[PDB]
Context: one part of a larger RNA, bound to proteins that are not shown
Molecule: LSUa_rRNA_chain_1, nucleotides 459 to 1532
Organism: Leishmania major strain Friedlin
C1' cells in the first nucleotide's frame, strides 16, 4: 500500500518518489499566470415586400332564450385595413 | 456584442467599405413625373 | 411610346 | 383602365 | 421631397528558414527553481484467452507449467516472361594449349 | 605462398541470318512492258488502301512588355503499329489449261539475333519441416515357452477292496451256499508336488509390467522334475485355445534397401507502404484433389477527351407471366 | 378443361 | 387448370468527323 | 462529274461493287429535348479461390423444421464503431493521428449525458401470487 | 396466443 | 329504449431450482393513441450522445498540379 | 541581424506553394527499410579499459531498431559506409536437449 471486486490490459488525472534529461537565474524573456490590440473563424444582435373577402363592420327581416334582451345562427344591401406588435400566410437582403 | 487553453501573431514587404492623403458631393432606392 | 387587363 | 412590366 | 459617404495609395535587387509587445508571480549559482521523461499507488470510465480449422470460438471443439539454447521454400538442370549489360546479321563456347609462369 | 587466379589463341562445335513436304525432293524483291508451262527491260528502293508520333507549310481562337505562349485544324511525308487486301515460296487440289479458282504451313514482304547476370514461373530429384498400416534382401535365437528322444531323481497317513490260495455245510450230478487269506485299480480320503473355482475379496501411481489371502482340482499316472540332446520364419511345434517360438505373434528378433509413398493431420521465425478475392463454369475412376475461364496483383504499349457508360429521353422492334375468361 |  | 385478350417491372437497334446526304 | 468488273439484265444513259473528283455541314435549331469526380483501345506474366452462409421480395418439394433445393439484389465471411440490456447478418454509419461545432439511429424519473419528473396539449385505462402495460427485427 | 363471453368503462351506426 | 360495429381493461390462459418490460419503480404515469418547442404575443432550430458530416492542425502516398535554382549589390 | 540555396525515383526528403484519397482475411508488390554470420575495399576505436552481459540510464525514430549515461561488471579485441555473401530473425510443431 491494499478487503471480498481473479490478475494482467486501455484512456485521462492525481498523490509521493527519482543515482534520468533538458533549460534558466537581474536585466536577463526561462518557467507559470492575467489583460489589451490586429487577422480569421465561429455565435447572437439590428429586417422588408407581397396575400387578407369562406373576413370586418351598420342597418332591415328571420329565429332563438329570458324573470324581460342580448349572443350563438340564416337571407337582404350600405361601407370597408381586424392593420399597435393583425395575420403565428410565402419569400426575405437588417456593431 | 460574445468566444477562440477550438487558431496565428505584436507588424522583420498590416492591400483594408477597417491603414493612410484628399472633398462635401457621388449615385442607391421610395414618393411624384412625360 | 410599346407592352397588360376590359 | 392601368395595380403602375420595357426604352429614353 | 425624404433616403446614404465618395474619389485614390504603397512589388518581391526578399529564392527559403528563423530572429519583435504590456503587466506580475518564481528563480541572484543552490543539497534551487522550471518543464519534459521514468516508476509505485489510487479515482472516474473502457474491456471475454491465446495459436488453429470453420458459414459460424469467449465456448462445453483441439495444443497450451516456466526459461536456455537449437528448429522448416534449400542446391542442381531443361524452358519461359520481366529487368540491367556486351555484341550484332552474326553472337558465344567448351575441352584443350602456349608462355608471362619457374 | 604469390599462381586453383590474371593476361593470350586457332580452327572447329553449337544457336541465328529460309522454310515446306510422310517422303523422292523443292526453296521466297520492285516497277514498266508482255501474257514466255525458266519472257523481256531498268535498279536510289516504301506491293496497295484506310487509320496513324516527331517535323514541315498555311490557317483559327484564346491569354500577353505584346515577342511570345497554350489548344485546335488543312496540306505533305508519314516512323512504331493496327485492320482489310494482293504477289511469292513448299504441301493438296479444281479446271473449259488462263492475265483462271479453292485451299494448307510453327512461310516471305530492307532481318534480330545471341552471350552474360537476376527476381518470378512450370519439372524432376529427400525437393518447405515433421508423421503411416506396409513391401523387399541378409543374418540371429528353442536359458521363457510347444513336441520327441538319451540318462538321472520322487510321491507322508488313511478307506475299499478284483484275480489266485486254504478251509467248513449242502447235493446223484452239474454245481450252490459260507469263513479266510492275498492286495488289484488311467479307484476313493488327504500331505509335499503339479494346477487355478468362487468370493467379480486385497492391491490396482502394487510387495509384483499378473502379485497376495482364503476357499477349490489332482495326488501310482496319458504323472511331476534335473542335466544332455534333436525340429524354426511365409517356417517350426500344437490332446486345436490362431495356442505357443527369450514380457516382442492372423506371421518373432537384428542390421539394411529407408529421409519408403501419404490428394490427409500438425508446424512454417522482422517492420511500415500501396492495392485487394472466391466458394462460381467446362473437363476428369471426376467429389476431403486438380486442369480451364472469372474474380486479383505486377508490368507495360498505344496519337490524353478516342470505338464511353449496371442511368435517361426520342423513334423502332421482341415477349404471353400477373390481372382477366370458361 | 374439370363440371 | 387450357385461351382468344393482356399489363406493371424488363430487354434488342438508332440518333452527322474511318460514318451518312448532293453531283 | 468521273474510273473499273472475264458481276445483274434483251440492253444501258437502270442495278451491284471498289475508288477518283466536287458540294453542303443550325458539327446538330425549335417542340421539357441528357448527364457525368466521363482519356478510348491493345498486350504479357503470375498468386488466392473452385466446403459457404444470411436477410429482402418470387417460390418448387416436404405435416413442419434454426429442414432440403432454386431466380434478383444486398450482405456477413474479410469489420470495427454509434444504437435495439444482451446477439457474426437488425437499424445508423462504413475507419490516417488529433481539436471544435452539428447531426443519424435511439433517447431525456434514478442507475445513464438529457424536460433540476417541459407545456400556459386532447383524449383513454386500474390489472388483487409467471401478470396492467411500456424500443420494430424476435420467443 | 385463438374462437367465445362481460352493462368494468368509454362512442358510433341504423331504429 | 333497442339490435349491431368499435377503443382500452377483465375472464378464456395448466409444469418441473428463485428471478425477470434490463434492474428500481412508475397510475394529476414514468402507461396506450395523437400533437407541440417555453405557447391564441404577435413571427424557421427544446435537449442529449458518433472513428459520419463542416472545418481547422500535422503524418503519408499520389495518373498529382504550380513555381525558384546564372549566388542583386552592400556587409 | 543570421544561416541555408544540391536541375532533384528513394535520405536528416534541394526548397517552397496547392488539392485529392487513406480501414481490410486469403493473396500481389515496394522500400538511400530494420537486424545476425563470413569476403573484397575504405575510414576508426582500444589497459587512461574490447567482446560479453546488468538497468525507475535518458535521447531519437509511425516501426523493426539505433544511440548515449552508470556498473561499487568483465579482462583482449572491435565500430560506421559502399559493395559482396549465407547453414540470417520464433511463442505454440502431443516439437529436440539441459536445467528449473
Nucleotide at each position: 500500500a491494499a478487503g471480498a471486486c481473479a490478475a494482467u490490459g486501455g484512456a485521462a488525472g492525481u498523490a509521493c518518489c527519482u543515482c534520468c534529461a533538458u533549460u534558466u537565474c537581474a536585466a536577463g524573456a526561462g518557467c507559470c499566470a492575467g489583460a489589451a490590440c490586429c487577422a480569421g473563424c465561429c455565435c447572437u444582435a439590428c429586417u422588408g415586400c407581397a396575400u387578407u373577402a369562406u373576413c370586418c363592420u351598420g342597418u332591415c327581416g328571420g329565429g332563438g332564450g329570458u324573470c324581460a334582451a342580448a349572443a350563438u345562427c340564416c337571407g337582404g344591401c350600405g361601407g370597408g385595413c381586424a392593420a399597435c406588435g393583425a395575420a403565428g400566410u410565402g419569400c426575405a437582403a437588417g456593431a | 456584442g460574445g468566444g477562440u487553453c477550438u487558431u496565428g501573431g505584436u507588424g522583420a514587404a498590416a492591400u483594408g467599405a477597417g491603414c493612410g492623403g484628399a472633398g462635401u458631393a457621388u449615385u442607391u432606392g421610395a414618393g411624384c413625373u412625360g | 411610346g410599346c407592352a397588360c387587363g376590359g | 383602365g392601368c395595380a403602375c412590366g420595357c426604352a429614353c | 421631397u425624404c433616403u446614404u459617404c465618395u474619389c485614390c495609395g504603397u512589388g518581391a535587387u526578399g529564392c527559403u528558414c528563423c530572429a519583435u509587445g504590456u503587466u506580475g508571480g518564481c528563480g541572484a549559482u543552490g543539497g534551487a527553481a522550471a518543464u519534459g521523461g521514468g516508476g509505485u499507488g489510487c479515482c472516474c470510465c473502457c474491456a471475454c484467452c491465446c495459436g488453429u480449422c470453420u458459414u459460424g470460438a469467449a465456448a462445453c471443439a483441439c495444443g497450451g507449467a516456466c526459461c536456455a539454447a537449437g528448429g522448416a521454400g534449400u542446391c542442381a538442370a531443361a524452358c519461359a516472361g520481366a529487368c540491367g549489360c556486351g555484341c550484332a546479321a552474326g553472337g558465344g563456347a567448351g575441352g584443350a594449349g602456349a608462355u608471362a609462369u619457374g | 605462398g604469390c599462381c586453383a587466379g590474371u593476361a593470350c589463341u586457332u580452327c572447329u562445335c553449337u544457336c541465328g541470318u529460309a522454310c515446306u513436304g510422310a517422303a523422292a525432293g523443292g526453296g521466297a524483291g520492285a516497277u514498266g512492258c508482255a501474257a514466255a508451262a525458266u519472257g523481256c527491260a531498268u535498279c536510289u528502293g516504301u506491293g496497295g488502301u484506310g487509320u496513324g508520333c516527331a517535323c514541315a507549310c498555311g490557317u483559327c481562337a484564346a491569354a500577353u512588355c505584346c515577342g511570345u505562349u497554350u489548344g485546335a485544324u488543312u496540306u505533305g511525308c508519314c516512323c512504331a503499329a493496327c485492320a482489310c487486301c494482293g504477289a511469292c515460296c513448299g504441301g493438296c487440289c479444281c479446271u473449259c489449261c488462263g492475265u483462271g479458282g479453292g485451299u494448307u504451313g510453327c512461310g516471305u514482304u530492307g532481318g534480330a539475333g545471341u552471350g552474360u547476370g537476376c527476381c518470378u514461373g512450370u519439372u524432376u530429384g529427400g525437393a518447405c519441416c515433421c508423421g503411416a498400416a506396409a513391401g523387399g534382401u541378409g543374418g540371429u535365437g528353442a536359458a521363457c515357452u510347444a513336441u520327441g528322444c538319451c540318462u538321472g531323481a520322487a510321491c507322508a497317513a488313511g478307506g475299499u477292496g478284483a484275480a489266485g490260495c486254504c478251509c467248513g455245510g449242502g447235493g446223484a450230478a452239474a454245481c450252490c451256499c459260507a469263513g479266510g487269506u492275498g492286495g488289484a485299480g488311467g479307484c476313493c480320503u488327504g500331505u509335499a508336488g503339479c494346477g487355478a473355482u468362487g468370493c467379480u475379496g486385497a492391491c490396482g501411481u502394487g510387495c509384483a509390467a499378473a502379485u497376495c489371502g482364503c476357499u477349490c482340482g489332482u495326488a501310482u499316472g496319458a504323472u511331476u522334475u534335473g542335466g544332455g540332446u534333436a525340429u524354426c520364419g511365409g517356417a517350426g511345434c500344437g490332446a486345436a485355445a490362431g495356442a505357443c517360438u527369450c514380457a516382442u505373434c492372423g506371421a518373432a528378433c537384428c542390421a539394411c534397401c529407408u529421409a519408403g509413398u501419404a490428394g490427409c493431420u500438425g508446424g512454417u521465425u522482422c517492420a511500415c507502404a500501396u492495392c485487394g478475392a472466391a466458394g462460381u463454369u467446362u473437363c476428369c475412376c471426376u467429389c476431403a484433389g486438380g486442369a480451364u475461364a472469372g474474380c486479383u496483383g505486377g508490368u507495360g504499349c498505344u496519337a490524353g477527351u478516342a470505338g464511353a457508360a449496371g442511368u435517361a429521353u426520342u423513334g423502332u422492334g421482341c415477349g404471353g407471366u400477373a390481372a382477366a375468361g370458361c | 378443361g374439370a363440371u | 387448370a387450357c385461351u382468344u385478350u393482356a399489363a406493371a417491372u424488363g430487354u434488342g437497334c438508332a440518333a452527322a468527323c474511318a460514318a451518312a446526304c448532293c453531283g | 462529274g468521273c474510273c473499273u468488273u472475264a458481276g445483274c439484265c434483251a440492253a444501258c444513259u437502270g442495278c451491284a461493287a471498289g475508288g477518283c473528283c466536287g458540294g453542303a455541314a443550325a458539327g446538330a435549331a425549335a417542340a421539357g429535348a441528357a448527364u457525368u469526380a466521363g482519356a478510348g483501345g491493345c498486350a504479357c506474366c503470375a498468386a488466392g479461390u473452385g466446403g459457404g452462409c444470411c436477410u429482402u421480395c418470387u417460390u418448387c418439394g416436404g405435416u413442419a423444421a434454426g429442414c432440403g433445393g432454386a431466380g434478383c439484389a444486398g450482405g456477413c465471411g474479410a469489420u470495427g464503431c454509434g444504437g435495439a440490456a444482451u446477439g457474426a447478418a437488425c437499424c445508423g454509419c462504413u475507419u490516417a493521428g488529433g481539436g471544435a461545432u452539428a447531426u443519424g439511429u435511439g433517447g431525456c424519473g434514478u442507475c445513464a449525458a438529457a424536460a433540476c419528473u417541459u407545456a400556459u396539449g386532447g383524449g383513454c385505462u386500474c390489472a388483487u401470487u409467471c401478470u396492467c402495460g411500456a424500443u420494430a427485427c424476435g420467443u | 396466443a385463438a374462437a367465445g363471453g362481460g352493462u368494468g368503462u368509454u362512442g358510433g351506426u341504423g331504429g | 329504449c333497442c339490435a349491431c360495429c368499435g377503443g382500452c381493461c377483465c375472464c378464456g390462459a395448466a409444469a418441473a431450482u428463485g428471478g425477470a418490460u434490463g434492474a428500481c419503480g412508475c397510475u394529476u404515469a414514468a402507461g396506450g393513441c395523437c400533437a407541440a418547442u417555453u405557447a391564441g404575443u404577435g413571427a424557421a432550430u427544446g435537449c442529449c450522445c458518433a472513428u459520419u458530416a463542416u472545418u481547422c492542425c500535422u503524418u503519408u502516398g499520389g495518373u498529382a498540379a504550380g513555381g525558384g535554382c546564372g549566388g542583386a549589390a552592400a556587409c | 541581424g543570421g544561416a541555408g540555396a544540391a536541375a532533384g525515383u528513394g535520405u536528416a526528403g534541394c526548397c517552397c506553394u496547392u488539392c485529392c484519397g487513406a480501414u481490410g482475411u486469403a493473396g500481389a508488390u515496394g522500400u538511400g527499410g530494420c537486424c545476425u554470420g563470413g569476403a573484397g575495399g575504405u575510414u576508426a576505436g582500444g589497459a587512461c579499459g574490447a567482446a560479453g552481459c546488468u538497468u525507475a540510464u535518458g535521447g531519437c525514430g509511425u516501426g523493426a531498431g539505433c544511440c548515449u549515461a552508470a556498473g561499487a561488471u568483465g579482462g583482449a579485441c572491435c565500430g560506421g559506409c559502399c559493395u559482396c555473401u549465407a547453414g540470417u530473425g520464433c511463442a505454440g510443431a502431443u516439437c529436440u536437449u539441459g536445467g528449473u